Solved structure of RNA with a sequence from Rhodobacter sphaeroides ATCC 17025, together with DNA, 37 nucleotides shown. The entry also contains Uncharacterized protein, not shown here. Method: X-ray crystallography, resolution 2.1 angstroms. The entry became public in 2018. The PDB entry is titled "Ternary RsAgo Complex Containing Guide RNA Paired with Target DNA". Liu et al. published it in Cell Rep in 2018: "Accommodation of Helical Imperfections in Rhodobacter sphaeroides Argonaute Ternary Complexes with Guide RNA and Target DNA".
Context: bound to proteins that are not shown
RNA sequence: UUACUGCACAGGUGACGA
DNA sequence: TCGTCACCTGTGCAGTAAC
Numbered sequence: 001u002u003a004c005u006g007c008a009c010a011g012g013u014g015a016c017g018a
Numbered sequence: 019t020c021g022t023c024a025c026c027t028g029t030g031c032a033g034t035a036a037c
Base pairs, nucleotide, nucleotide: 002035003034004033005032006031007030008029009028010027011026012025013024014023015022016021017020
Other pairs, nucleotide, nucleotide, family: none
C1' cells in the first nucleotide's frame, strides 16, 4: 500500500496483586 | 514462579465511501 467497515482465524499479551 | 481479570495484535477477504 486511498480508505472506512465488518468478520474470521491465529498468536498470545497486559494490568493488578501476594 | 504463582492467581485473577481482562483483551490486545497480525493477517486476509469482502462490501462500501456520513449529505